[PDB]
Context: bound to proteins that are not shown
Molecule: U1 snRNA,U1 snRNA,U1 snRNA,U1 snRNA,U1 snRNA; U2 snRNA; Yeast UBC4 pre-mRNA (mutant)
Organism: Saccharomyces cerevisiae
RNA sequence: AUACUUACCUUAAGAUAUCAGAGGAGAUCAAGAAGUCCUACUGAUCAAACAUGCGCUUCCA
RNA sequence: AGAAGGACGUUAAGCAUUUAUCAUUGAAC
RNA sequence: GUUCAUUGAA
RNA sequence: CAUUGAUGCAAACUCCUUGGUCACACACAC
RNA sequence: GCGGAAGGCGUGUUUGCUGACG
RNA sequence: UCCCUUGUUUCAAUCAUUGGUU
RNA sequence: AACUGAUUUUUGGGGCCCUUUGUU
RNA sequence: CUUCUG
RNA sequence: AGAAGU
RNA sequence: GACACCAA
RNA sequence: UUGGUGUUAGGGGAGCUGGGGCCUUUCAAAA
RNA sequence: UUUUGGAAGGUCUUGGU
RNA sequence: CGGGUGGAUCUUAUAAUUUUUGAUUUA
RNA sequence: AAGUGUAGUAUCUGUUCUUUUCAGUGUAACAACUGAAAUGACCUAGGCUCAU
RNA sequence: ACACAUUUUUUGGCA
RNA sequence: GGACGGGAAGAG
RNA sequence: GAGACGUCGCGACCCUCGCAGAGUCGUUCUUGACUU
RNA sequence: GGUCGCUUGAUGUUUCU
RNA sequence: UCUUCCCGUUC
RNA sequence: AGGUAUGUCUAA
RNA sequence: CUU
RNA sequence: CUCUUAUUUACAAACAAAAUCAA
Numbered sequence: 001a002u003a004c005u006u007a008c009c010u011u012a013a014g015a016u017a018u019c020a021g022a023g024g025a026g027a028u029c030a031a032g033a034a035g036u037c038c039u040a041c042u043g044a045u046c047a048a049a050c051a052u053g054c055g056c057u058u059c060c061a
Numbered sequence: 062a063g064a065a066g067g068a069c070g071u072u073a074a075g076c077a078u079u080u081a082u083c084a085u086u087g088a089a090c
Numbered sequence: 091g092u093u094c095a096u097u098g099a100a
Numbered sequence: 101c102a103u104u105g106a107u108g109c110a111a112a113c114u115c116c117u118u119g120g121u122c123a124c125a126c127a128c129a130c
Numbered sequence: 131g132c133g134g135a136a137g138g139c140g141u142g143u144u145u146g147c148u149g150a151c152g
Numbered sequence: 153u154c155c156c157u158u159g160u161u162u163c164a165a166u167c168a169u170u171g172g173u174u
Numbered sequence: 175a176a177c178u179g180a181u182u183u184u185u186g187g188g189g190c191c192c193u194u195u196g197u198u
Numbered sequence: 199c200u201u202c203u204g
Numbered sequence: 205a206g207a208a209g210u
Numbered sequence: 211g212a213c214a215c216c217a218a
Numbered sequence: 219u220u221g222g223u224g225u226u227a228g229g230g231g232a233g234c235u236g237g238g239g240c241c242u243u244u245c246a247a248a249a
Numbered sequence: 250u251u252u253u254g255g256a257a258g259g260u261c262u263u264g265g266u
Numbered sequence: 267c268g269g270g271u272g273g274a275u276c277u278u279a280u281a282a283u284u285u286u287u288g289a290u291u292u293a
Numbered sequence: 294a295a296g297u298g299u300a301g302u303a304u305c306u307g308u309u310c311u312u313u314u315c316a317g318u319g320u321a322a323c324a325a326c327u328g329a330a331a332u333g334a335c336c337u338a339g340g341c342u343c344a345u
Numbered sequence: 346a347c348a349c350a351u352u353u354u355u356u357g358g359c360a
Numbered sequence: 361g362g363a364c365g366g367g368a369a370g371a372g
Numbered sequence: 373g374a375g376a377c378g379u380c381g382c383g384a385c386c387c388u389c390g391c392a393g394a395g396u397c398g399u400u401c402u403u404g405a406c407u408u
Numbered sequence: 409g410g411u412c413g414c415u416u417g418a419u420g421u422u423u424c425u
Numbered sequence: 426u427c428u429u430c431c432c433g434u435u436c
Numbered sequence: 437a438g439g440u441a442u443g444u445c446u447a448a
Numbered sequence: 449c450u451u
Numbered sequence: 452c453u454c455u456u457a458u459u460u461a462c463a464a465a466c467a468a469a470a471u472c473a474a
Base pairs, nucleotide, nucleotide: 001446003444004443006441007440008439009438010437012278013277014276015275016274017045018044019043020042021041022039023038024037025036046146047145048144049143050142051141052140053139054138056137057136058135059134064118065117066116067115068114070113071112072111076108077107078106082099083098084097086095087094088093089092090091147273150271151268152267153232154231155230156229157228158227159190161188162187163186164185165184168181169180170179172177173176174175199209200208201207202206203205211226212225213224214223215222216221217220218219233266234265235264236263237262238261239260240259241258242257243256244255245254246253247252248251249250297467298466299464301462302461303460306457307455313330314329315328316327317326318325331345332344333343334342335340336339337338361436363434364433365432366431367430368429369428370427371426373424374423375422376421377420378419379418380417381414382413383412384411386410387409394407395406396405397404398403
C1' cells in the first nucleotide's frame, strides 16, 4: 500500500469598505412607485500594502 | 572599562521584629 | 491565669 | 510545608544576556 | 557622514481582506 | 535572469584594454 | 614612442580577523 | 549554501 | 584552500 | 531535486 | 524502504523594470 | 518674463528580478 | 478567470451558569 | 690441337718459438736483431737483505 | 816475525 | 759344592 | 784396629722468626754510577 | 746454619802393632 | 787374624 | 458517500 | 649488461 | 691467427712478342 470488520461523526447564518448621482433590474394596468439590489461608471471619505521623502523625532561601547 | 536588563546566585544562620494547634479530664500555685 | 500529664481532631 | 524559615531595611562582590566597542576625526565651541 | 533600529507626518501607485487550490 | 566572490582591507611591481595631451 | 587616469589578472608585503569553536 | 578532500 | 551541485 | 538527521 | 522536521544562503556588478530628485527641449493654460 | 500639468532624453540614489 | 476551497476581519444568534454587558474600591 | 718472356701481387700449406735477466740497435711501442751471464744463504710474488 | 834461560807450553823430575 | 764383597756375634 | 789434628754431614731438649749478593740515587717503563 | 751429641755420620795427613 | 750365621754376584 | 480510530490477512 |  | 724454407693455386701491369734494313 490494498481488502474486510467495528466504533465515532457529517453541515450556525450573513457581509467584506462607506455615502451621492450614470445606467441597468429598461418595474404587469392606461405618463411615473417609493424603496431596495448590482456594476471594470464617476465623484468624496476611510482602511491595507508598496515606494519615496521629511534640512522629521528618539535610541545605539 | 562601562550602559541597560536579570539572577528562579552568594556573602547569609548580615542586622531588627514576630509566630511556630484546639477541645475535654486530673493535679499544683 | 499559668505549668504538667492523659485522650480525641487537623 | 517550613526556623538555618517568614517579614522589613539595605549594602557589596561575583556572574549572566544584549549593543555601530562603525565611518570619520582627537580638534576650542555657545 | 553614510548605510542601522523604532515611531510620527506628507506625497504617489495599487487594491477594497489576504495569500494559497484549479 | 546572467556572471564573480564568500576571510576581508590597503600598498608596490608586471602585463592587457580604453580615454586624453605632446 | 613618452606621460596621466580607470578596470581586470598575477606576485609580494603590512594591518585586522579567523569564537569560521565542525577553521566555515 | 550543501557534499567530498587536506 | 581546492573540486562538484543548486 | 539534493543534503543533514530521529523512529520503524 | 517508509514517515517526520529543518536548510538550499550572503555580498557585489550588469541587463531589465518600479519610485524619487535635478537639468534640457516641446505643447497647453493663467497673469 | 514667471507658475502649473503632460511627454521625451541624460545624471544620481533606493527596491525587485 | 473560477471555487459546496480554507483563512482573516466585522455583523447576528450572543446582555442569563464558561472569557465582553460587572459580585475584586472591602463596606 | 697445344705453347711464350719481362716486372709485380695475392693466397694455401709445410716449417720455427721463450731458462731467466741485463745493455745497445731497432721499433710509433712492440716485435726483431746484437753482446754478457751467478754462486751461495735466509724470511711470508716480494728484499734501502747480506758475501765472494 | 815469534810462543827451550826465573811467574804459565819445551818440566827438578825420577824412585 | 767352591770364590768375592757387606753386616752382626764370639775369641786372641 | 786404636790415639791426635783438622774439614763437611743424622737428631735436637736449642738458638733464632721471617720475601728478599745487599743498600742508596739519576733518568724513564727498565738500566748506569758509588759504597760494603 | 752456630752450638751439643752419633746412642757405634763421612774424609785426608801422621806414628805404632 | 781365625770360626759361625744371614744376603747379593760368578762358575 | 466521506473522514478519523482500532484489529486481522496479504504484498514490498 | 655489450661497445 | 709469427718466423723459416719449400711446395699448392690464382692474379696484376691496353706490360712484350714476328720479319725485313740505304736503320